[PDB]
Context: bound to proteins that are not shown
RNA sequence: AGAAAUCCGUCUUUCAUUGACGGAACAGAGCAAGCAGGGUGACAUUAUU
DNA sequence: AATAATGTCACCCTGCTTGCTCTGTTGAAAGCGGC
DNA sequence: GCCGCTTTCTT
Repeated sequence: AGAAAUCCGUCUUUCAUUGACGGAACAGAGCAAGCAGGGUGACAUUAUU
């Protein structure tokens, strides 16, 4: 003191109103890196003229 | 020689994305007066 | 004993 509410999440060619389950949180600052394209630039293998 | 396929490696850009560290917080424990 | 307030606590 007001019946509502997943506290936040995971798994599965299985998605579950009786499936199986997991978690101390928060703030700021700082640092370290990644990706998608695009550029640069080196090497190496093939396979030929 | 030399051209061109296919792969490696690296280095940069813009604009997004991420994990990790640091320095901290979320008080403890007693009595008082008014209920 | 509880509530809501105070204080000191060297943890």

An RNA, together with DNA: 95 nucleotides with solved positions. The entry also models magnesium ions. Huang et al. published it in Nat Commun in 2020: "Structural basis for two metal-ion catalysis of DNA cleavage by Cas12i2". Crystallisation conditions: 0.2 M NaCl, 0.1 M Tris pH 7.2, 18% PEG 6000. The entry also contains Cas12i2, not shown here.